[PDB]
Method: X-ray crystallography, resolution 2.25 A. The entry became public in 2022. FANCF sgRNA, together with DNA: 120 nucleotides with solved positions. Protein in the same entry: CRISPR-associated endonuclease Cas9/Csn1. The PDB entry is titled "SpCas9 bound to FANCF off-target7 DNA substrate". Keywords: crispr, cas9, off-target, ternary complex, HYDROLASE. Crystallisation conditions: 0.1 M Tris-acetate pH 8.5, 0.3-0.5 M KSCN, 17-19% PEG3350. Ions in the entry include magnesium and potassium.
Context: bound to proteins that are not shown
RNA sequence: GGGAAUCCCUUCUGCAGCACCGUUUUAGAGCUAGAAAUAGCAAGUUAAAAUAAGGCUAGUCCGUUAUCAACUUGAAAAAGUG
DNA sequence: CAATACCTGGTGCTGTAAAAGTGATTCC
DNA sequence: CCAGGTATTG
Numbered sequence: 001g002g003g004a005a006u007c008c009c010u011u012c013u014g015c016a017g018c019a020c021c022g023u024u025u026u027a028g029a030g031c032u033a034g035a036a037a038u039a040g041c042a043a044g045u046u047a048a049a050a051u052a053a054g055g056c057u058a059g060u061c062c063g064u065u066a067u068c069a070a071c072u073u074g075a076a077a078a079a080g081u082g
Numbered sequence: 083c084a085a086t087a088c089c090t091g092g093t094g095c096t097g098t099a100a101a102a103g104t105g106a107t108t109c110c
Numbered sequence: 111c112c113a114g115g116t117a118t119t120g
Base pairs, nucleotide, nucleotide: 002110003109004108005107006106007105009103010102011101013099014098015097016096017095018094019093020092021091022051023050024049025048026047027046030041031040032039033038054062055061056059070081071080072079073078083120084119085118086117087116088115089114090113
Other pairs, nucleotide, nucleotide, family: 012100cWW052063tWS053063tHS056057cSS056058tHS057059cSS069082cWW074076tHS074077tHS
């Protein structure tokens, strides 16, 4: 120099499980005066569904990381080329 | 078509082993 | 953050 176990710490990586929002379209009968833009008012708090398009392998699974000049030969995998 | 100004999903929690930065004891 | 997409105004 390289390495090992233990002690006191710290950080990074990878994976799994879950919650709360947000957004979006629709639903929650607006009213009155206007022929109309418009004015006066009433009202508002909630929900459903989506949350990568989607895929086949159909699973309560998978869909954002990594990796990538060109050309030749190959389905690709690759190797090869100055 | 160019140039200008706006836009861009977010928060909280549970579990887990591992290498690796650094201080220390003992060794190969 | 950065930097590509988008609508608005040319």